[PDB]
RNA sequence: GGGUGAUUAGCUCAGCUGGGAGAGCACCUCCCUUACAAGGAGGUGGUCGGCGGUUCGAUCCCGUCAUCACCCACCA
Repeated sequence: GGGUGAUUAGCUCAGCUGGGAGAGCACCUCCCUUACAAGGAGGUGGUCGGCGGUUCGAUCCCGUCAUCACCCACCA
């Protein structure tokens, strides 16, 4: 230098052959218990790295930026 593939909550994770936002730890509120612990029920955030495009709006197609992980080439 080129190729391959992948890129989310605050943290651990989800997901899609074209049509979308899934669970918890979590913060606040309730119930109960000598206030424990656990569990229950309710309210809120927070999940599409960004640039552009043929369609009918794209994480769900495209190469090109930045980032992960390797393969080969370059290493005189």
This is an experimental structure of RNA (E-site val tRNA (76-MER)) from Escherichia coli K-12, with 76 nucleotides shown. It holds a match to the Rfam family "tRNA". It is annotated as a transfer RNA. A reference for the family is Hou (1993), "The tertiary structure of tRNA and the development of the genetic code", Trends Biochem Sci. Rfam describes the family as follows. Transfer RNA (tRNA) molecules are approximately 80 nucleotides in length. Their secondary structure includes four short double-helical elements and three loops (D, anti-codon, and T loops). Further hydrogen bonds mediate the characteristic L-shaped molecular structure. tRNAs have two regions of fundamental functional importance: the anti-codon, which is responsible for specific mRNA codon recognition, and the 3' end, to which the tRNAs corresponding amino acid is attached (by aminoacyl-tRNA synthetases). tRNAs cope with the degeneracy of the genetic code in two manners: having more than one tRNA (with a specific anti-codon) for a particular amino acid; and 'wobble' base-pairing, i.e. permitting non-standard base-pairing at the 3rd anti-codon position. Among the 50 different proteins in the entry, which are not shown, are 30S ribosomal protein S21, 30S ribosomal protein S19 and 30S ribosomal protein S10. Albers et al. published it in Nat Commun in 2021: "Harnessing evolutionarily flexibility in tRNAs to maximize nonsense suppression activities". Entry title: E. coli 70S containing suppressor tRNA in the A-site stabilized by a Negamycin analogue and P-site tRNA-nascent chain.